[PDB]
Molecule: RNA HAIRPIN RIBOZYME; RNA SUBSTRATE
RNA sequence: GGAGAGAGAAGUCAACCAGAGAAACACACCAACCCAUUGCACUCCGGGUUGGUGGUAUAUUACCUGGUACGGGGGAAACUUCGUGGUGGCCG
RNA sequence: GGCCACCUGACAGUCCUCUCC
Numbered sequence: 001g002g003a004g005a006g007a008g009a010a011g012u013c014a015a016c017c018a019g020a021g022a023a024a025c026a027c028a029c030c031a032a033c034c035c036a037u038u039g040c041a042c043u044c045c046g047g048g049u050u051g052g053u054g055g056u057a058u059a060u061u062a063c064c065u066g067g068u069a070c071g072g073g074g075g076a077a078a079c080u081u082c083g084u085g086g087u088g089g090c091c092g
Numbered sequence: 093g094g095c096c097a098c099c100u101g102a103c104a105g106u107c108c109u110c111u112c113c
Stems, first nucleotide, its partner, number of pairs: 001113006011103004015068005025105001027054009069084004074079001085099002088096003
């Protein structure tokens, strides 16, 4: 360099599983400006702002469609329906 | 039902640690 593993930042998410599946963020690169630099190198490579492009992120957590686990309906039944983190505080 | 902090967890292009090539 490459391949695994741990941890974990940022950010998104929330009963679980599966199929589809973005965004966010992180990182890299390009452009334009701004700041800094007057610097003696031959291993690329300052910072900032705005915009853009990219990835076995070809991810998975929203959303979507199926089932599973409890709850609420309804129905003889079959079966069909809606709902599913902890805590404190504040907003009618 | 919403909004902020926070907790647990899911997800884990930067960085760190470890293993192997």